[PDB]
Shown are 81 nucleotides from a PDB entry: RNA, together with DNA.
The PDB entry is titled "Structure of paused transcription complex Pol II-DSIF-NELF - post-translocated".
The entry is indexed under Nucleic acids, transcription, RNA polymerase II, NELF, DSIF, pausing, TRANSCRIPTION-DNA-RNA complex.
The 2024 paper behind the entry is "Distinct negative elongation factor conformations regulate RNA polymerase II promoter-proximal pausing".
Ions in the entry include zinc and magnesium.
The structure was determined by electron microscopy at 2.8 angstroms resolution and released in 2024.
The entry has 18 different proteins, among them Transcription elongation factor SPT5, Transcription elongation factor SPT4 and RNA polymerase Rpb4/RPC9 core domain-containing protein.
The reconstruction used 50,535 particles.
Context: bound to proteins that are not shown
RNA sequence: UUUUGGCAUAGUUGC
DNA sequence: AAGATCTGAATTTACGGGCGCAACTATGCCGGACGTAC
DNA sequence: GTACGTCCGG
DNA sequence: CCCGTAAATTCAGATCTT
Numbered sequence: 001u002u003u004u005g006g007c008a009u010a011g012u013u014g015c
Numbered sequence: 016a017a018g019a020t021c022t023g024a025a026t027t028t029a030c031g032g033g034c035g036c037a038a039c040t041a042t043g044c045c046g047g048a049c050g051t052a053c
Numbered sequence: 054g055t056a057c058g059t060c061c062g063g
Numbered sequence: 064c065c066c067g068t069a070a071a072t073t074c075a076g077a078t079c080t081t
Base pairs, nucleotide, nucleotide: 007043008042009041010040011039012038013037014036015035016081017080018079020077022075023074024072026071027070028069029068030067031066032065033064045062046061047060048059049058050057051056052055053054
């Protein structure tokens, strides 16, 4: 010398 | 007159939509085959 | 010879 | 649950045939 990231199921909770 | 068929007009199933955003934690493929090593 | 471990078939 | 549609199922003109 300058990086990087799972997603899509369910639950719970806030107004 | 009759008798049709026969063609527009009352009744049954089938999709298919179903509040905003926002935050948090929580969970998530294997069975036979072929070979190695012992 | 036996089983297990792990790579290919559903 | 709905709902509106929506298509499928059922009945009297009609223009015939006799």